Context: bound to proteins that are not shown
C1' cells in the first nucleotide's frame, strides 16, 4: 500500500541411508584402540 | 532471489 521469491543446490543443524562415494595422485605432521 | 568442483537419497531454519 496496490501487500510482493522458497523448487533444486550451498551454509548451519539433525542424521542407525548408501561405494549411485574424494586418484592403486600427492604434501604435511609430537599421533590414535585394547592392555 | 536458481543450482560451483567425491555423489546419490533425505528433514528443519535462514541476508
Nucleotide at each position: 500500500a496496490a501487500a510482493g521469491g522458497a523448487a533444486a543446490g550451498g551454509u548451519u543443524a539433525a542424521c542407525c541411508g548408501c561405494u549411485a562415494u574424494u586418484u592403486a595422485a600427492a604434501c604435511a605432521c609430537a599421533a590414535a584402540a585394547a592392555a | 532471489a536458481g543450482g560451483u568442483a567425491u555423489g546419490c537419497a533425505g528433514u528443519a531454519a535462514a541476508a